[PDB]
RNA sequence: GCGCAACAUCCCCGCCGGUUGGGCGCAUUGCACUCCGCGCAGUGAACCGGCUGCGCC
Numbered sequence: 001g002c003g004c005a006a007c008a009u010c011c012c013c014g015c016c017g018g019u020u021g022g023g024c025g026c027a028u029u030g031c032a033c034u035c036c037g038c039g040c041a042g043u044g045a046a047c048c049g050g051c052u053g054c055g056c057c
Base pairs, nucleotide, nucleotide: 001056002055003054004053005052011044012042014051015050016049017048018047019046020045021043023040024039025038026037
Other pairs, nucleotide, nucleotide, family: 005006cHS005007tHS022041cWW043045cHS
């Protein structure tokens, strides 16, 4: 540089942050004209910053 996740109470899922969208909850009755309240989580969705480990030059 390229390709990967073995380790996993069926399979799939390495770690930490983050974004967009989806879900639930709290709050919101609010008059704008580019976006933007917060919280929860195996969000079986796509991605962004790094990192660990395995394989190949």
Overview: This is an experimental structure of RNA (17delU1A (58-MER)) from Acidobacterium capsulatum ATCC 51196, with 57 nucleotides shown. The model includes bound nicotinamide-adenine-dinucleotide (NAD). Method: X-ray diffraction, resolution 2.8 angstrom. The entry became public in 2020. An Rfam search finds the family "nadA riboswitch" in it. It was solved together with U1 small nuclear ribonucleoprotein A. The entry also models magnesium ions. The depositors describe the entry as "Crystal Structure of the Domain1 of NAD+ Riboswitch with nicotinamide adenine dinucleotide (NAD+) and U1A protein". Crystallisation conditions: 0.2 M Mg(OAc)2, 0.1 M C2H6AsNaO2, pH 6.5, 30% MPD.